[PDB]
RNA sequence: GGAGUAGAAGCGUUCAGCGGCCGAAAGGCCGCCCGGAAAUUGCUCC
Numbered sequence: 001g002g003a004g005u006a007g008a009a010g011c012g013u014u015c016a017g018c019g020g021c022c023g024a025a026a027g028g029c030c031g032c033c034c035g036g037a038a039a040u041u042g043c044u045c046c
Stems, first nucleotide, its partner, number of pairs: 001046006011035001013038003017032006
């Protein structure tokens, strides 16, 4: 490099999701999860 995989290690950004709050509504902020997606990473076969 090709194909796969997400147990641990590391990472935790966007989208999705969930909850919360503010708003008359459009909407806006917060918090969680962020590998469902993408990316990253690792691992495994070739």
Molecule: Xanthin riboswitch NMT-46 (46-MER)
Organism: Ideonella sp. B508-1